[PDB]
Solved structure of RNA (23S rRNA, nucleotides 1 to 525) from Escherichia coli K-12, 525 nucleotides shown. Method: cryo-electron microscopy, resolution 1.87 A. The entry became public in 2025. The work is reported in "Structural mechanism of FusB-mediated rescue from fusidic acid inhibition of protein synthesis" (Gonzalez-Lopez et al., Nat Commun, 2025). It holds a match to the Rfam family "Bacterial large subunit ribosomal RNA". The entry is indexed under RIBOSOME, fusidic acid, EF-G, antibiotic, FusB. The depositors describe the entry as "Staphylococcus aureus FusB bound to the small subunit of the Escherichia coli 70S ribosome (FusB-70S:SSU)". The sample was in a buffer at pH 7.5.
Context: one part of a larger RNA, bound to proteins that are not shown
RNA sequence: GGUUAAGCGACUAAGCGUACACGGUGGAUGCCCUGGCAGUCAGAGGCGAUGAAGGACGUGCUAAUCUGCGAUAAGCGUCGGUAAGGUGAUAUGAACCGUUAUAACCGGCGAUUUCCGAAUGGGGAAACCCAGUGUGUUUCGACACACUAUCAUUAACUGAAUCCAUAGGUUAAUGAGGCGAACCGGGGGAACUGAAACAUCUAAGUACCCCGAGGAAAAGAAAUCAACCGAGAUUCCCCCAGUAGCGGCGAGCGAACGGGGAGCAGCCCAGAGCCUGAAUCAGUGUGUGUGUUAGUGGAAGCGUCUGGAAAGGCGCGCGAUACAGGGUGACAGCCCCGUACACAAAAAUGCACAUGCUGUGAGCUCGAUGAGUAGGGCGGGACACGUGGUAUCCUGUCUGAAUAUGGGGGGACCAUCCUCCAAGGCUAAAUACUCCUGACUGACCGAUAGUGAACCAGUACCGUGAGGGAAAGGCGAAAAGAACCCCGGCGAGGGGAGUGAAAAAGAACCUGAAACCGUGUACGU
Numbered sequence: 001g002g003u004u005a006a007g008c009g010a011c012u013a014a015g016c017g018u019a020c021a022c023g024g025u026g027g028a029u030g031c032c033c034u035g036g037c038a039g040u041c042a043g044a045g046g047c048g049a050u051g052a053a054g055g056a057c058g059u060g061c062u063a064a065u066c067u068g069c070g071a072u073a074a075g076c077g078u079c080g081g082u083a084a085g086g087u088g089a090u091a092u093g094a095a096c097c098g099u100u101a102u103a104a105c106c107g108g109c110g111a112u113u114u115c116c117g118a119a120u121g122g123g124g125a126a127a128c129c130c131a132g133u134g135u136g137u138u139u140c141g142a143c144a145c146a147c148u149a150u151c152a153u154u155a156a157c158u159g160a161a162u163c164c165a166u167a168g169g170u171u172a173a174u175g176a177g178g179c180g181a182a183c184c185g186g187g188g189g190a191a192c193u194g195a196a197a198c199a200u201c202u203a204a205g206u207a208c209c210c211c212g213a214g215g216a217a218a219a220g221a222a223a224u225c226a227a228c229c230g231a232g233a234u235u236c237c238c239c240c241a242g243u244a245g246c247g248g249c250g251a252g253c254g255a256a257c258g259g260g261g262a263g264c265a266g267c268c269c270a271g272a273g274c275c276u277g278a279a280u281c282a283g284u285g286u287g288u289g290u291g292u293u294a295g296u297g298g299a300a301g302c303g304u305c306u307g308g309a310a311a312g313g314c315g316c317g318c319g320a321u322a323c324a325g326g327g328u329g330a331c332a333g334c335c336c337c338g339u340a341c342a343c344a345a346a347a348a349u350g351c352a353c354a355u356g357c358u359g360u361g362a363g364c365u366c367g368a369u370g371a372g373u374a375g376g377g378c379g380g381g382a383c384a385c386g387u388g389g390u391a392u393c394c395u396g397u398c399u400g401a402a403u404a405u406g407g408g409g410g411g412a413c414c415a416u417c418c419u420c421c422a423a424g425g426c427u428a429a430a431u432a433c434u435c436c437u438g439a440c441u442g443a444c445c446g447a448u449a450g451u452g453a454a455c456c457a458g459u460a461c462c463g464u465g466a467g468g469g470a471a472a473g474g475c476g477a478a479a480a481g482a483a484c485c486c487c488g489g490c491g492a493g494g495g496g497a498g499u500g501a502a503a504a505a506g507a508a509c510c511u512g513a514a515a516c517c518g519u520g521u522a523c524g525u
Base pairs, nucleotide, nucleotide: 015525016524017523018522019521020520021519022518023517024516030510031474032473035445036444037442038441039440040439041438042437043436044434045433046179047178054116055115056114057070058069059068061093064090065089066088076110077109078108079107080106081105085097086096087095121130122129123128131148132147133146134145135144136143137142150176151175152174153173154172155171156170157169158168183214184212185211186210187209188208194201198248224231225230235262236261237260238259239258245253246252266426267425268424269370271366272365273364274363281359282358283357284356285355286354287353288352289351290350291349292348293347295343296342297341301316302315303314304313305312317334318333319323325337326336327335375399376398377397378396379395380394381393382392385411406421407420408419409418410417461468462467481509484496485495486494487493
């Protein structure tokens, strides 16, 4: 050195793990608000046979949907405002219109206003089917227009059995009808539940159904209270007081008297006379203001720096009865729209007065002063009050006074005393509410929140139907939304180019989390 032997031994990663980088998916988060939520102040509290609410179908230079409008159809007339632009939106284009005032736009007053719908000429499976009558016009084919529901009330005419009559019939006039969020009065009226079961009781005169009304409603001028002193209609608020009471004296329910406040208003008939028609409240007028429905004017900034852009920084000015707010390429008193303040209505309309016209009657004297009622028996209900020793109220049933020399009440009842006057009616304000309109505000929400609905949502969709009922927001300052070239199927998709401050802002568009899925690298296996 070679050979042999023994011992020991890294080097694979099919795949997998962890870490990191870069991506994909996805749509969180932050930022955002033409949407919501809760209020305050003010307005308006209805609409409808003069055809509503709500719909159908139409209507454009218009294919659709939305908005508007109705065959005069994104409109027509007129009177005002206002104007250099304009012909609603998606949504461009086309064809046009207008610029000192007949473009457009805004407000007042008019015109038009299909069909269905109370739906009303009859019918009907809403948006349709079918008529009668009267007129007028026809080219003889027909055509246009109006009227024709029901019920109530009133009038006229007419008119049975049945004589008069009455019922009935016809016509005319007037009114009603339907819809609508709450609040209001009335007719009916649960149960779950609580009582640690449950029946009395509770929940509760609540939910719900029904009828009716108004801008509010209801109530209301003592047959009230009080306590021997007094008060003086009704309504609402704060107390009284969780008291007095009620209560299987359980659970629970729960006053009043009296006090402080808001607001404040009284009247009429049941009857004559005298006397005027004087009080006062309706309808219809007309002035005067003062609001509402369009509008007008409305101060004061530049330079420089950064930047895509200045409203930011810096420097130096200016207005402010205006520094509320919004917009503008980042944060603007002075860029724009506004704001404070000062003004404005041809026409319509609200309110206040003022004065007409019509209706209405004030005042005074004398008189009268609500009967099947009060009360009672029976059954029930209402009163905080469950029948209790139970006043008081209402009444289904049966009864039944006195009536001012009378009657009611003062919580069994009686006496006394006090107080009031039922059985007729009217009446503002303080009180309740908000479908809706305007302004303004928030230690309210900010897209799984806030409305169910930020968006073509009561939609899509589900259901025979009643009914149920979503998801879904953000390019950029400006579309400057990517000419053109290339691969590809004259694709999808992509790469360049170009735009932009930025294109991992490219429309599957702000930010762009996480789960989840990959490519690459280190190390392990």